[PDB]
Context: bound to proteins that are not shown
RNA sequence: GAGAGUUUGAUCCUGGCUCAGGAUGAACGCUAGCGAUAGGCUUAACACAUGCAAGUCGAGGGGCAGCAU
RNA sequence: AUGGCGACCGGCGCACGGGUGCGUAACGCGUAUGCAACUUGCCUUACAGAGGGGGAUAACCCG
RNA sequence: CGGACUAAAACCGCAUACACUUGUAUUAUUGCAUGAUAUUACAAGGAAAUAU
RNA sequence: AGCUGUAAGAUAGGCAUGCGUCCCAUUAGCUUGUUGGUGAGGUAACGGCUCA
RNA sequence: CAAGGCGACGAUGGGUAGGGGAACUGAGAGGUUUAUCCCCCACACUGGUACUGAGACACGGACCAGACUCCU
RNA sequence: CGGGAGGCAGCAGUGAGGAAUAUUGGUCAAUGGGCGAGAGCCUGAACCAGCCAAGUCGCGUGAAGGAAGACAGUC
RNA sequence: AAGGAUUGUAAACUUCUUUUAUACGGGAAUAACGGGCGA
RNA sequence: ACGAGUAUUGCAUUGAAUGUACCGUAAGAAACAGCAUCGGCUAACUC
RNA sequence: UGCCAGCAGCC
RNA sequence: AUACGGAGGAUGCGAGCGUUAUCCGGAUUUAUUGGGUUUAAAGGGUGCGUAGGUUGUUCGGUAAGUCAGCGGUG
RNA sequence: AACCUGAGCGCUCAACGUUCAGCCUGCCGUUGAAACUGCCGGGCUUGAGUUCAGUGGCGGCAGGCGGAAUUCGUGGUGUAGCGGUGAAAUGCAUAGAUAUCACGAGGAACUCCGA
RNA sequence: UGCGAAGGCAGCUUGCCAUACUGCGACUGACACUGAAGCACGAAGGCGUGGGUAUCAAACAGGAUUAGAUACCCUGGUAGUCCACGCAGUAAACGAUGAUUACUAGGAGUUUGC
RNA sequence: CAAGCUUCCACAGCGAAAGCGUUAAGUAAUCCACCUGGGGAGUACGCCGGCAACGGUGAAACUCAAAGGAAUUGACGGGGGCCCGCACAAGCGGAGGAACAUGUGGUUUAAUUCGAUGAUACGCGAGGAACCUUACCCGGGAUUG
RNA sequence: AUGGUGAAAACCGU
RNA sequence: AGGUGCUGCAUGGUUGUCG
RNA sequence: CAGCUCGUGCCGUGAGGU
RNA sequence: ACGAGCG
RNA sequence: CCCACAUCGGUAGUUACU
RNA sequence: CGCUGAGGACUCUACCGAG
RNA sequence: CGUGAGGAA
RNA sequence: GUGGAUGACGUCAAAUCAGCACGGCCCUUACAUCCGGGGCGACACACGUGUUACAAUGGGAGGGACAAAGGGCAGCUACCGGGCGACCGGAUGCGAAUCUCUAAACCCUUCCCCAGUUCGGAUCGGAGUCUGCAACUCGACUCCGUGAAGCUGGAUUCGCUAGUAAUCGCGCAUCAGCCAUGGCGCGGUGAAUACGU
RNA sequence: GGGCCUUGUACACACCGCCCGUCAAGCCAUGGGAGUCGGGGGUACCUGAAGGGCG
RNA sequence: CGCACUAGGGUAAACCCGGUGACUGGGGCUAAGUCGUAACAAGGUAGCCGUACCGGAAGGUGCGGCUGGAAA
Repeated sequence: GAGAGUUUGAUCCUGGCUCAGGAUGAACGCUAGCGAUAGGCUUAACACAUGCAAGUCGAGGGGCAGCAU
Repeated sequence: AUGGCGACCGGCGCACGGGUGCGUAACGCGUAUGCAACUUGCCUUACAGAGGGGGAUAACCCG
Repeated sequence: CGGACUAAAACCGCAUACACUUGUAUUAUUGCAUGAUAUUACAAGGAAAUAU
Repeated sequence: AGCUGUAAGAUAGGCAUGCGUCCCAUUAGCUUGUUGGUGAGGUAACGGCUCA
Repeated sequence: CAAGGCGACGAUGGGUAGGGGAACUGAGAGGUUUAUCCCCCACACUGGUACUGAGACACGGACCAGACUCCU
Repeated sequence: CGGGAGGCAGCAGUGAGGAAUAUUGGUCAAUGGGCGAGAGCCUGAACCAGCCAAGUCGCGUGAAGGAAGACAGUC
Repeated sequence: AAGGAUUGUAAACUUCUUUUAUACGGGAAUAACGGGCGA
Repeated sequence: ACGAGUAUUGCAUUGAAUGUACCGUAAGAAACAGCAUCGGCUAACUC
Repeated sequence: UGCCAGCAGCC
Repeated sequence: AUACGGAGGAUGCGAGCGUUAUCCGGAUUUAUUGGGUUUAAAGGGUGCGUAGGUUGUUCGGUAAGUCAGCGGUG
Repeated sequence: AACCUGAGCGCUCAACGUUCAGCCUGCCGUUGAAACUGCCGGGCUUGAGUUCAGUGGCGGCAGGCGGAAUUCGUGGUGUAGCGGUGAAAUGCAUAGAUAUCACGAGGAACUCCGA
Repeated sequence: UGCGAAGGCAGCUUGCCAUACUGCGACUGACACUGAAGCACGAAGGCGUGGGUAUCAAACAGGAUUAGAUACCCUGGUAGUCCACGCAGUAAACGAUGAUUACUAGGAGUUUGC
Repeated sequence: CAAGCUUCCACAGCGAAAGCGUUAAGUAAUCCACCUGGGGAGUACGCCGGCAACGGUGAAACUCAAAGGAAUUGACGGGGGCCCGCACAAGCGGAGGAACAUGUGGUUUAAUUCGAUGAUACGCGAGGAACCUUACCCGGGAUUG
Repeated sequence: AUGGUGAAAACCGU
Repeated sequence: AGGUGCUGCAUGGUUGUCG
Repeated sequence: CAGCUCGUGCCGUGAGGU
Repeated sequence: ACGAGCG
Repeated sequence: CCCACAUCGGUAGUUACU
Repeated sequence: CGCUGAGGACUCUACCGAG
Repeated sequence: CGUGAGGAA
Repeated sequence: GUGGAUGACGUCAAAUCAGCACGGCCCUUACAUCCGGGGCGACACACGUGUUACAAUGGGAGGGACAAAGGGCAGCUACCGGGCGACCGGAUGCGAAUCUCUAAACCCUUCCCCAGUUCGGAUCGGAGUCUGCAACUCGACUCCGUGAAGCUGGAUUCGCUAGUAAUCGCGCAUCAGCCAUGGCGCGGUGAAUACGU
Repeated sequence: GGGCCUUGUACACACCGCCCGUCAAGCCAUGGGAGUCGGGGGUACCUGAAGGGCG
Repeated sequence: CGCACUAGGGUAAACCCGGUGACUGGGGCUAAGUCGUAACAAGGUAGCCGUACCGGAAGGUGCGGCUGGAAA
């Protein structure tokens, strides 16, 4: 570790079906105050413009455009 | 060149972090082992060593 | 675009490593068959960077 | 602050294994480097990995 | 050189799928899925080939061949 | 007009498809990573903020008194 | 005529979680770098 | 004799966010689905 | 009729 | 019309409440745990027989299944 | 790893975060036990089979034989119908049926026993 | 009633086979059960080749009954029904009950060897 | 007496019940076959077998809320049995044909007032319609009592 | 109570 | 008030029918 | 038209039967 | 099945 | 169960009746 | 007609078919 | 069990 | 013994809201109410229920005889007079076992002699009598005239089983009158026939 | 034509019951078909880049 | 400075997976137009199983089988 209904004039079985319960990365309808903490292209390894996402070392080297003399 | 620093040569990193689930029914994955058939930059420790020399070519310059 | 010059911890020799690799031999121990490990070697071969 | 060789450690990979890993038999035969051997080459490494 | 090897304890072929721990669910057995999280694998427009590197399916590398697209 | 470029399965716009899913946002302050002797530099990793009935949890939308007004329903 | 909405409403008295306006305002930050001290 | 062990400066995107305090104010904040049985909830008017 | 509807069904 | 639509009331819940979709349980409706086959679905037309599955009694070995201990790992 | 279960601790509570005890109830390695199953070796007779005897049968296959009935042909007797149905008709019949006797031919099925 | 695995098997007789049941003072010594594949057999109807063809009788033809009668009734009638060989593989192939093994009450009949 | 059979009632037990019951559908063990709501459908495609007829294997789309088993009570039966009944057979009269009377249906009308409709309506409510009755129609009035 | 109108009901005067 | 207006598928009371 | 009810009991899981 | 009735 | 119809008895006699 | 007075007729009481 | 006589029956 | 009355429990959503009540619904310048005149009585027709007939077991004319129930106050009417008659006018008795309303089929004599008739009596014309304010739509009865269809009726169908069927007349309810051949009763004459399918 | 017992039932509005099948009508799904149009994979042949290898 | 290796290209086939097509067949569902009455009672010819032939259809008939049939 428990449900319900439904074949018949009525009954006991067999048997499927439909509703109750729980859950969601959900969607839709009506409505909507806050805080906290999670989550956010599930459809095509679809297409585009712009920007960023991996640089650092002048204690390696020649140097010196942007500075002090 | 003194602060530093565009570019160039050079060292290290970009094989990670991040994204996707195409493919794959396979030692791919999970679990348990083996390599007396293996490799391993950076990091740590230990033992030794750091002696001499040569030629290129980026940048610079002239096209 | 082509030519000329030059530096490095860029690149490449020579020297030294017998701790490494390769070849041979000896000894000892030992495993799970191919074998493994450790002393002895002689022989050949293999490196580096300087700045503050 | 460093550089080179070697060894150990740590880390990270690679290879090979026992077992488990979806439906269709209106899918029953599949296979010619394919299974084993000898040798050679190749690879970090064993191996048809490749070749005679 | 030899002719062997695998096969109703399911070879071969076809279809479908990334795999686990999680998570959810149920008394349990079990069942569903791997959204977020962690581990392993595969990939980087589609194929082929390598190079560099300790390390490569090379995720902001290269060459070639395709297709698509853009500017000339 | 001799040719040259790109690959959106990195992060944000947009379009399309769809029942349906957000900002062309801030910072390297913390943790991690790369490089550097260190200070440090970079980091769409990350940490945050924005948007979205939004999964879960918590709180409010007043508290104590006040007789049987007005208006709606039934008798 | 009386149930019901109903102590519900209207009145009077306290409170301000939460909105609004003002002010103080942490923790998340610990090491840094530069001074020392046993050598 | 190199590693550590102490003492200081500066460093917060979030950020008027947590929290704290004072003004004066019930003021700014409730909808949705059921109601013949199963099933918790009833009568009038329509048709 | 307009309808409703998970079922028994209800106009 | 105590079931349709509106009105008044009442009942769930409550910043939510309903509808659709999907999955699980009751569902034992694939039943090892845990179902059946005269008439509800369900015994092959009947045999022989290959693989496979099962194997009277007793003694002695073995240790594959089985049982137990210890260790590692998860 | 995380998650999930008792105990705490921190989020004003709670979701949640975190720590610790209780799960490891799978896999692998190595030591023992021998009741049962498996494997190996031996034994027994109840299962099973072979033999012998008794009894029994529409059990199978093959060859022979038989009678009743039915059909056809030939001949003899005979003539007004036969057959069939709820009733009829189709049909067969004076170019001689039905009925009866004999000769001939062929096929099929086996009354009683008999359930 | 009996027999056969089932389908099925009926005049008499013979030949050749098979098999059940009971007991044995015999023998072997677990040699067993079941059985996916596979194989064999498998009523009636149907098909091929060759024989045979009496009865009955699908199809078909005729006569009736009916509103009609492609039926039920009547008269004809062909395959088939029979035999040999070969196909086919079906059934209300039924006890609608798979095969083995062991155990568990009474009555009433019945076949067979004691 | 007793196996080995072959048939009917029937304990326990089993079963939803009908029923089974030593020849189990009881108690147990081993192995095989088969089922998972009804229709579509033993159908389609493919494959195998067959001369052919056909046999074996065997889906899906779509669709319904049933399809089923055994028993119970009624009703029915061109099922059976037992009864009864002029219901038929035996008789005697009518109706259906004519003319009238009456009721109804249907047409017609300003109105032909309304009801009764197989048996169980139609000489019925009506067992008295010229006015009244009278409900129906057409007009003329009087109030909304 | 009588008259008028009227089919009557009814209406109008005395 | 009045209605011989509707509903005998809302009824009482009566009646025929199965019979 | 002649069968139409009731109480208890018994049988059946039950509808039901007597 | 045993008892009560009404027709 | 009830009413009427058939026969007989007991009374009573007006408006019926020998 | 007087009467009848119970033979009918009137009403009201008692009866009578027992297989 | 009826018939039956007698009885209006 | 017959006839009648009385109909346990079931069935027909049987009939009646127009006998009477009664829930609901619908009518108020009308679905309420008074009156006159119409209609309920119309007829292309169909169905049902009846009355007469189609004749000889009959139709007329004349005469003779037998009932029971029931009714009667503006009613039944004795008895007279008028009229062919329906009826009218005087008058009598009776609220009634008292007074009144009541027979025909039948019997006897005679005619018609099988014809659409001496059957039938529908339709139509004329003249009247009553009731009622009123008889046109639409009354009953009487007297003349006219005098139709109808020759015993198919399929089919209904009732009855003894004082019954058949046939004959009489009375009552409602009612001023009456469409009464209907309904409800009474007596007269009076049959046939089987009881098994 | 009514009642009692037994029997069968697929009827329960109860035989004036239920109920099959064809043709015609209306929606939906799905088979066969001369052909015809695609999609990717396999086999064999011929050509054949880059980058390694081979001479 | 040439030869293998190969992605890609062309060719042919054959296979598999799909689509469409003049025309031509079943099936399901809804109403009920048309023709009958096959089954349920002995459903008015007992019903059903297999097989064969035949009919506008339900169906009919032959042969064998079964009771899941009355009556007897």